About this RNA:
Keywords: RNA dependent RNA polymerase, SARS-CoV-2, nucleoside analog, VIRAL PROTEIN, VIRAL PROTEIN-RNA complex. Solved structure of RNA, 30 nucleotides shown. The work is reported in "An adenosine analog shows high antiviral potency against coronavirus and arenavirus mainly through an unusual base pairing mode" (Jia et al., Nat Commun, 2024). Method: cryo-electron microscopy, resolution 3.29 angstroms. The entry became public in 2024.
Context: bound to proteins that are not shown
């Protein structure tokens, strides 16, 4: 040791 | 059972 972004991993909480 | 939020890690981009 920043700003955005996407996508996993992991425990909630809403509905079918 | 299923999706959708939320917290935390962590992994790419730019």
């Nucleotide at each position: 040791u920043u700003c955005a972004u996407g996508c996993u991993a992991c425990g909630c909480g809403u509905a079918g």
The reconstruction used 467,095 particles. The entry also models magnesium ions. It was solved together with RNA-directed RNA polymerase nsp12, Non-structural protein 8 and Non-structural protein 7. The PDB entry is titled "CryoEM structure of compound HNC-1664 bound with RdRP-RNA complex of SARS-CoV-2".